[PDB]
Context: bound to proteins that are not shown
RNA sequence: ACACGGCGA
DNA sequence: GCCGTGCGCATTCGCCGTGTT
Ligand code: APC
Repeated sequence: ACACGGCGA
C1' cells in the first nucleotide's frame, strides 16, 4: 500500500 | 479561454483472520 469477512468509532 | 463529451470516485479511521468445500 490495494483486495474479502468481522469488530470498533 | 467559454461552457461541450467523459472516465472516475461514492466519508474516515483502527485492526484481526483466513484466502475453503
Ligand atoms: P447513536 O448511538 O445514536 O446511533 P452516535 O452518533 O452516538 O449514534 P457512534 O456510532 O456511537 C454514533 O460513533 C461514535 C462517534 O464516532 C460518532 O459520533 C462519530 O463522530 C464517529 N464516527 C462513528 N462512526 C463513523 C462513521 N461511519 N464515519 C465517520 N465518523 C464516524